[PDB]
Notes
Entry title: Structure of a native Drosophila melanogaster Pol II Elongation Complex without Rpb4/Rpb7 stalk. An RNA structure from Drosophila melanogaster, together with DNA, in which 99 nucleotides are resolved. Among the 10 different proteins in the entry, which are not shown, are DNA-directed RNA polymerase II subunit RPB9, DNA-directed RNA polymerase II subunit RPB12 and DNA-directed RNA polymerase II subunit RPB3. The source organism's lineage runs through Eukaryota, Protostomia, Pterygota, Ephydroidea and Sophophora. Venette-Smith et al. published it in Nat Commun in 2026: "Structural Characterization of Native RNA Polymerase II Transcription Complexes and Nucleosomes in Drosophila melanogaster".
Context: bound to proteins that are not shown
RNA sequence: AAAAAAAAAA
DNA sequence: TTTTTTTTTTTTTTTTTTTTTTTTTTTTTTTTCCTTTTTTTTTTTTTTTT
DNA sequence: AAAAAAAAAAAAAAA
DNA sequence: AAAAAAAAAAAAAAAAAAAAAAAA
Numbered sequence: 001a002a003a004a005a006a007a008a009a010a
Numbered sequence: 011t012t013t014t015t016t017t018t019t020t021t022t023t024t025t026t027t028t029t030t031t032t033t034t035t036t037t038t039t040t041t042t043c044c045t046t047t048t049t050t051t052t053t054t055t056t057t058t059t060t
Numbered sequence: 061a062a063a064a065a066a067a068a069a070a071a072a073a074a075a
Numbered sequence: 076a077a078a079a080a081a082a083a084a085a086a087a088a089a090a091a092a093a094a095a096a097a098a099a
Base pairs, nucleotide, nucleotide: 001045004042005041006040007039008038009037010036011099012098013097014096015095016094017093018092019091020090021089022088023087024086025085026084027083028082029081030080031079032078033077034076047074048073049072050071051070052069053068054067055066056065057064058063059062060061
């Protein structure tokens, strides 16, 4: 630095 | 001996089923985890023998 | 003292 | 994962043109 997942805000 | 009449064979559509394909509101903020792995071949090492 | 066989470490691969 | 539309396909089915047979 990328990708995925999860938890949330309106 | 020719005309009608039955049969056949395509021909185009119909209709229903199946398959395929494409889609699924807008913005924002935090962490976590992974970004290999066992198998097969090759090379080096160690021990043994004459 | 020189040559050969088996065991363990390193590197590419495809699910 | 559920919904919906378009395309492809297969059985069917009536219609129409062509070929073979009976009769006058």

Record summary
Keywords: polymerase, Pol II, transcription, mRNA. The reconstruction used 96,409 particles.